Solved structure of RNA, together with DNA, 44 nucleotides shown. The reconstruction used 100,134 particles. The work is reported in "Structural basis of antiphage immunity generated by a prokaryotic Argonaute-associated SPARSA system" (Zhen et al., Nat Commun, 2024). The depositors describe the entry as "Cryo-EM structure of the prokaryotic SPARSA system complex".
Context: bound to proteins that are not shown
RNA sequence: AUAAUGGUUUCUUAGACGUCGU
DNA sequence: ACGACGTCTAAGAAACCATTAT
Numbered sequence: 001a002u003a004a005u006g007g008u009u010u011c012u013u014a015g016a017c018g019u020c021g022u
Numbered sequence: 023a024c025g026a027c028g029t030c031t032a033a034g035a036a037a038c039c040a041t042t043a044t
Stems, first nucleotide, its partner, number of pairs: 003042014018027005
C1' cells in the first nucleotide's frame, strides 16, 4: 500500500518453578 | 553459585484470508 480490524497458521519473548551435571 | 534442557501461563509480531457500519 485510501482505510478499519476480525479471524487462521506459525513463531518468539518474559516470568515462575524442576532435574541433571558443573 | 550456575549452565543446560524440559514444564506451565501471559502476551505479542508476521503473514495471509475476509467484508464494509441495526